[PDB]
Source information:
The RNA (23s rRNA (2996-MER), nucleotides 5 to 567) from Sulfolobus acidocaldarius DSM 639 has 558 modelled nucleotides. NCBI's taxonomy places the organism under Archaea, Thermoproteati, Thermoprotei, Sulfolobus, Sulfolobus acidocaldarius. Rfam match: Archaeal large subunit ribosomal RNA. Its family is annotated with ribosome and structural constituent of ribosome in the Gene Ontology. Clan: LSU clan. For this family Rfam cites "The comparative RNA web (CRW) site: an online database of comparative sequence and structure information for ribosomal, intron, and other RNAs" (Cannone et al., BMC Bioinformatics, 2002). The entry has 37 different proteins, among them 50S ribosomal protein L44e, 50S ribosomal protein L4 and 50S ribosomal protein L22. The sample was in a buffer at pH 7.5. It was solved by cryo-electron microscopy to 2.72 A. Wang et al. published it in Nucleic Acids Res. in 2023: "Cryo-electron microscopy structure and translocation mechanism of the crenarchaeal ribosome". The entry is indexed under Sulfolobus acidocaldarius ribosome small subunit, RIBOSOME.
Context: one part of a larger RNA, bound to proteins that are not shown
RNA sequence: AAGCCUCCCGGUGGAUGGCUCGGCUCGGGCACCGAAGAAGGGCGCGGCAAGCAGCGAAAUGCUCGGGUGAGGCGCAAGCAGCCGUUGACCCCGAGGUCCCCUAAUGGGAUAUCCUGCCGGGUUUCCGGC
RNA sequence: UCCCGGUUUAUAACUGG
RNA sequence: GUGGGAACCCCCCGAACGGAAACAUCUUAGUAGGGGGAGGAAAAGAAAUCAAUUGAGAUCCCCUGAGUAGGGGCGACCGAAAGGGGGACAGCCCAAACUAAACCUGCCGAUGAUAAGUCGGUGGGGAUGUGGUGUUACGACCUCUAGCCUGAGGUU
RNA sequence: GACCUCGGCUUUCCUAACCUAUCUAGCCGAACUCCCCUGGAACGGGGGGCCAUAGAGGGUGAAAGCCCCGUAGGCUAAAGAUAGGUGGAAAGUGGCUAGAGGUAGAGUACCAUCCCCUGGUUUGGGGGUGGGAAGUUAGGGGACACGUGCCUCUAAGGCUAAAUAUGUCCCGAGACCGAUAGCAAACUAAGUACCGUGAGGGAAAGCUGAAAAGAACCCCGGAAGGGGGAGUGCAAAGAGCCUGAAACCGGGUGGU
Numbered sequence: 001a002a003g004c005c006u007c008c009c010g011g012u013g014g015a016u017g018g019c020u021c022g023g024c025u026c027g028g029g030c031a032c033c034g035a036a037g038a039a040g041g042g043c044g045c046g047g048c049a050a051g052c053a054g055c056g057a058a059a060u061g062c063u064c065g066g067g068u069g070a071g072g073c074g075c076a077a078g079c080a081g082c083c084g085u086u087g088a089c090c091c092c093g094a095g096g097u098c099c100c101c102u103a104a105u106g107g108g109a110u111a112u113c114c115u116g117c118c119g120g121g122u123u124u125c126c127g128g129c
Numbered sequence: 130u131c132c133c134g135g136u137u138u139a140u141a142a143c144u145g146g
Numbered sequence: 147g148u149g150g151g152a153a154c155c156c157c158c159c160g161a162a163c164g165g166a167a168a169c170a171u172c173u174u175a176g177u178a179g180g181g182g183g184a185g186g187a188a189a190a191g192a193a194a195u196c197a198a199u200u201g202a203g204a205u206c207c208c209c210u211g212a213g214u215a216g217g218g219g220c221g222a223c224c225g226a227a228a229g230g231g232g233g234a235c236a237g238c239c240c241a242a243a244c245u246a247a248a249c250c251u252g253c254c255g256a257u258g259a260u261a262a263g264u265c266g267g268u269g270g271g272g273a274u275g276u277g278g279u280g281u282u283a284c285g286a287c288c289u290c291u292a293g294c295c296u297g298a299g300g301u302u
Numbered sequence: 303g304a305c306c307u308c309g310g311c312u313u314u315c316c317u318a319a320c321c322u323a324u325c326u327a328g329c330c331g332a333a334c335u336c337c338c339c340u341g342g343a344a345c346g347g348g349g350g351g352c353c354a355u356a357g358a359g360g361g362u363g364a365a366a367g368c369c370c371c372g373u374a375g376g377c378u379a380a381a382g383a384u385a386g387g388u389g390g391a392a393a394g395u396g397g398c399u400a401g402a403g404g405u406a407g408a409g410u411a412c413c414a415u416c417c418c419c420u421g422g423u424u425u426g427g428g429g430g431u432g433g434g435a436a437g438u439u440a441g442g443g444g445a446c447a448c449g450u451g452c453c454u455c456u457a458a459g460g461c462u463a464a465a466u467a468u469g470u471c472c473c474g475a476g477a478c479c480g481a482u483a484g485c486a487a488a489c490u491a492a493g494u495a496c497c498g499u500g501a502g503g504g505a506a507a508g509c510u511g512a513a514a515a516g517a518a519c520c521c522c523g524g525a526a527g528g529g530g531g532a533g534u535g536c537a538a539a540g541a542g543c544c545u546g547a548a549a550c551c552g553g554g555u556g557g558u
Stems, first nucleotide, its partner, number of pairs: 003558003007554005017544001018509002022479002024476003028472002030469002032150002040101003043056003047079002051075002062095006071083003106115003116129004121125001132146002135143002154185001155183005164173002169219001195202002206233005216224002237461001240407001244278002248276001249271009283438001286405010297308006310395007320387007328377003334350001335366001336349004351368002359371003412433008442454003496503002516543001519531004
Other pairs, nucleotide, nucleotide, family: 006555cWW012549tWS013548tHS014546tWS014547tHS015546tHS016545cWW020480tHS020481tWH022484tSS023484tSS027473cWH034103tWS035105cWH037103tHS037105tWS038104tHH038149tWS039102tWS041112tSS044059tSS046049cHS046052tWH046060cSS046074cWH049050cHS050076tWW053060cWH056057cWS058096tWS065380cSS066327tWS068089tHS069087tWS069088tHS070084tWS070085tWH070087tHS071088tWS109111tSS111113cSS120125cWW130147cWW134144cWW137141cWW138139cSS151152cHS151185tWH153186cWW153468cSS154467cSS155188tSS160176tWS160178tHS161177tWH162175tHH163174tHS166221cSS171221tWW172222tWS176177cHS185187cSS186467tWS187466tWH190205cSS191204cSS191463tHS192236cWS192237tHS192462tWH193203tHS194411cHS194441tWS195454tHS197453tWS198200cWS198444cWS204464tWW205465tWW211228tHS212227tHH213214cHS213225tWS214226tWH215225tHS216423tSS218221tHS218222tHS226421tHS233465cSS234464cSS236462tWS238460tWW239459cWH241281tWH242280tHS242405cSS243279tHS243287tWS243404cSS247275tHS249276cSS258262tHS259261cHH261316cSS285406cWW296309cWW319388tWW327328cHS331356tWS331374tHS332353cSS332356tWS333367tSS340344tWH341343tHS341364tWS342363tSS343363tSS344346tHS353357cWW355374cSS356373cWS358372tHS362366tWH379380cHS406438tHS408436tHH409410cHS409434tWS410435tWH411434tHS420422tHS440456cWW441455cWW469470cHS469471tWS479483cSS480488tWS481488tWS481508tHS483488tWH486492tHS490491cHS491494cSS492506tHS493494cHS493504tWS494505tWH495504tHS498500tHS510514tWH511515tHS511537cWS512536tHH513535tWS514538tWW515534cSS516540tSS516541tWS517532tWS517541tHH518532tHS523525tHS523526tHS527541cSS533540tWW534538tWH535537tHS
C1' cells in the first nucleotide's frame, strides 16, 4: 500500500410495526326485462375537458309537485365568469327530450354506415312496409 | 320472416294480434 | 312469437381421464359437455296406489328405515320402497249418457263509475254441435215410473 | 192429496269512487365542554357533579355516557306503488226410498324381439320393429307362470296454492383477511393497461401534517420539491414525504 475484522455516521433499499371509505363468509329480505325496441356495444356532450362517472343534438342537464334551508358550479385545490332568499344545489315522486349499431325488423353493410316505395302536414320532420 | 282471426276480384293489396 | 338474465328449474343427446394395483363387462356417470324451453320459483300432484285379515288414503321437502332388500369378471364396487317422526296440510274441470241454438265473439250508439253487465244496429262463427246437465267404483252419474218431505201463487 | 211458476245456495265476471294500513324522504330525541397539573392540542392524571327505556358505534388537534352525529324511544307526506275493506253483475239449481233401463277416453292396454336405463333380479321403466284387445255380463294389481277364492283400484283428456331451490341485488352480523394477505381488481382507467390472426391470457401500484402553515427573501447554478444561509411546525428521512431492518457501497473510530 493492496488490504482484513469490529463498531459509528451517511447513502441505497423498502422489511418490521401501526393504520384502512376494500374484500370474504354466513343469516334475513326481495325477485323477471323486451317490437311502446331490451340487455350489450359505438360515437358524441363542459369556456378552457384527456380519463372515470353522469347525460344524448333539449346532451356535466329541461318542466311540475313535496322535503330542506344558504350556499352552488362531480372525482379536482387553476384562470375567468355566473346561478341562488322571486328559495338555488341536494333528496323523493311524476313528466319531456332520448344520436347510431343492436332480437334489429322496408333493402343492403368483410360500411356501427348507406339507400328506397306509400300516407301527412309540409324547410326540418312524422307514421307504414 | 313464421303464424292466427277478418276485408276486398280470384296470389294483389289492406285492418287487428 | 323472436332476444336478455349471476345462480337455481324442466326436457332430449351424451364421453374420457381415473379405480379395479394389468384390462375388455363394470365403475367413473346420465357426470362433464352439447341442443331446446321457462319462472320468481320451476317440476309433481288428486290412486287402473300401498299392505294383509281387511287397514291407510293427492303431491313435495327434512330426520330415519339403511349400506337393509337387492344388482355384480358375486370382483372393485353399486343401491331402493313401504312403514315411523315432522313441515305444510285445500281440490276441482272435461269426453259420454239426457237436452238440441236456449250459444260465443269483433265494431258502432245509449245506459252503467270509461269496469262487468243490460238494450238497440250491423260483421264473423256454429247441426261435422255452440250452450245446459255431468263425471265416479261391493258403486258413480243420467232417464222413466211409484211413494214421502220451508215461503207466496195458480191448477187438478 | 198431487202438478207447475217467482223468492236461498253453488260457480263465474268486475273495477272506479270512498276509507284504512304500509312503502318510496325527511324530523324529534337526556345529561359538564366545571377547578388544578402535563401537553402543540385534554378525549390523560387528581378533585367535584349529573343522565340513563339511551353506556351500540362514529367524529372532533391524544384514550369522551354528559362537545357534535347518532342510540333507547317516538313522529311524517301534495303525489305515485301495494294490500285490505266497502261496492256492482251473470248462469245454474229441489231432497229421500224402491224398480227398470242408459253411459264411462284405441294402433291404446297387452304379447314377441332389438337397444338404452334400473336395485328390478325367469319380476321394473322408456324407445324402435312386428302382431294387437275387452270395453260394465268390462279392465288393472296383489315379487317365476297359470287356476280358484279373497282383498284393492279405474289407464290410455287437461288444471291446481302452502311447505323448497338459488343469489346479480338490498340490510345486518362475524374466535374471517389486513396491502407478497383479502375477490384477479383498497389506488389517476381493473377484466383497465399490455400479449395473441383468433378462440383466449392477464398485471403493477395504499400512508406529509392537527392545519399547506407546501419553505418568503439573499448568494451560487443553464436549469432542477437543485446546493448554502434563513423561515414554518410538537417534530422536517420537505413532495423520491409515517416508522425506516438486512444485503450492498462510501467516510471515520479501535486493533493489525